Context: one part of a larger RNA, bound to proteins that are not shown
């Protein structure tokens, strides 16, 4: 050469893992014109002169916020202040205004459309209809004003019914409604605990209803005490979880005394403190502002406040901006000035009111009957309240001293007023935090009580970040003049380029190297 036998090596439709590099999402990191909880000082109302809440309109361009109101981003006067300026998203552009003093900031004024207590009758808010008066117009209008109810005062007027009275009208005055939280009163559950429940608890809670006032109620012994002392009212620390109550269960739960805060009393008919309003005085205080000290120089860097040398001020080293971390760069801060006008507040005078219809308390105390309230559940239950029937005495009198009697102490109901210490925070200024940093902090950082959903009453979100500076990308190419890239070109950075700081994870691709 050629047959036989034996035994490597050689594919990835696709798939794994590793690892580069991307996409998708928006986690984490910084960070804040938002909340949260205080502290200290003030103030605690608005409204018929029409209020909280709205509808509508108002611009040289006008969508929405803001702002104003037919004189509408607005007029007037005055004071500040001194180079700009025609609010804001949200540029840009025209028109223009201003050193003869703009804008802007404080105080006083003027105007303030319609609805809503809404008040001239109506009504499905923001809408429809009126009516008298006075003036003015020639036409079918115009401008001021008055036209609710209900209480009170004064007037007129006026029934059955003779005098009245009732009614009825005019005029004046006042109130009505909104709104945090504390006050004060009329009504008042249950869920739960008793390991069940019905006595009892929760609980006079939570809700409903009236109604004040900067506080509000209480408040000046018919009170406690128990050596015969104390001396109104209100809060706190303690007495003490003691004494007590209690299907004596679960549970409630005192006062006496004793320490402190605050500190006060005055009257009942020729009428006290006190309070409130209105004028002057005087003090304080608050609503705009005005000045206000000191750094150079050299590295690094995009950019200096940081590095390295040396200065300078500090009755100013609190804060916050500036291209990175600043006593000396800006605004400030200590400090030392400032008020045309206007506002609280405290003390003083005058003048009104008003305390005060009320002069020592009789249908009172105290009794029977039912309930309430006391830390106190009917108990040996005294005190308080009053729905019902009753009913004294009246300083030689009366109330308590926890059945009751005597005796001793003590106080004077049935008539009043009264600060302070005490309870709140819708609100206004300073300030602070071992409060939060966008799934957290308000439901809301942001055009949120909004989109949404529900007849309705109610329910109720999500969504923050280019860059120092838009310097936000002329101009070229690709495409439908789209979108969306690739280039220039700005800027330190463009994988910072618009839903842009960082860019984590599930999930989803493409390369490369092994396995299969």
């Nucleotide at each position: 050469g050629u047959c036989a036998a034996g035994u490597a090596a050689u594919u990835a439709a696709g798939u794994g893992c590793a690892u580069g590099u991307g996409g998708u999402g928006g986690a984490u990191g910084c960070c804040u014109u938002g909340g949260c909880a205080g502290u200290c000082a003030g103030a605690g109302g608005c409204g018929a002169u029409g209020a909280a809440a709205g509808a509508c309109g108002u611009g040289a361009u006008a969508g929405c916020c803001u702002g104003c109101g037919a004189a509408a981003a607005g007029c007037u006067c005055c004071g500040g202040g001194g180079a700009g300026g025609c609010g804001g998203c949200a540029a840009a552009u025209a028109u223009c205004c201003u050193u003869u003093g703009a804008u802007c900031c404080g105080g006083a004024g003027a105007u303030g459309u319609c609805u809503g207590a809404a008040u001239g009758g109506g009504g499905g808010a923001a809408c429809c209809c009126a009516c008298c008066u006075a003036c003015u117009u020639u036409a079918a209008g115009g401008u001021a004003g008055g036209u609710a109810u209900u209480g009170c005062a004064a007037c007129a007027u006026g029934a059955a019914u003779a005098c009245a009275u009732a009614g009825u009208g005019u005029u004046g005055c006042a109130a009505g409604g909104c709104g945090a939280a504390c006050g004060a009163g009329g009504g008042g559950a249950a869920g739960u605990g008793a390991a069940a429940c019905a006595u009892c608890u929760c609980a006079g809670u939570a809700c409903c209803c009236u109604u004040a006032g900067g506080a509000a109620a209480a408040g000046a012994a018919a009170u406690c005490a128990a050596u015969u002392g104390a001396g109104a009212u209100u809060c706190c620390c303690u007495c003490a979880g003691u004494a007590g109550c209690g299907g004596c269960g679960a549970g409630c739960g005192a006062a006496c005394g004793g320490g402190g805060a605050u500190c006060a009393g005055c009257c009942c008919a020729u009428u006290a403190a006190g309070u409130u309003a209105u004028g002057u005085g005087u003090g304080u205080u608050u609503u705009a502002g005005u000045g206000g000290a000191a750094c150079g120089c050299u590295c690094u860097g995009g950019g200096a406040a940081g590095u390295g040398c040396g200065a300078a001020c500090g009755u100013a080293g609190a804060g916050g901006g500036u291209g990175a971390u600043a006593u000396u760069c800006c605004c400030g801060u200590a400090c030392a000035c400032g008020a045309a006008a206007g506002g609280g507040c405290a003390c003083a005078c005058a003048u009104a009111a008003u305390g005060a219809u009320g002069a020592c308390g009789a249908g009172u105390a105290g009794g029977g009957c039912g309930a309430g309230g006391c830390a106190c559940g009917u108990g040996a239950a005294a005190c308080c309240u009053u729905g019902u029937c009753u009913g004294a005495a009246u300083a030689u009198g009366g109330g308590g001293g926890g059945a009751c009697c005597a005796u001793c102490c003590u106080c004077c109901a049935a008539g009043g007023c009264u600060a302070a210490a005490u309870a709140c925070u819708c609100c206004u200024g300073a300030c602070u935090g071992a409060c939060c940093g966008a799934u957290a902090g308000u439901g809301a950082a942001c055009c949120a009580g909004u989109a949404c959903c529900g007849u309705g009453a109610g329910g109720g979100a999500a969504a923050g970040g280019c860059g120092a500076a838009a310097a936000g990308a002329a101009c070229c190419c690709c495409u439908g003049u789209g979108a969306g890239g690739g280039g220039a070109g700005u800027g330190a950075a463009a994988u910072a380029g618009a839903u842009c700081c960082u860019g984590a994870a599930a999930c989803c691709g493409c390369a490369u190297g092994c396995a299969u």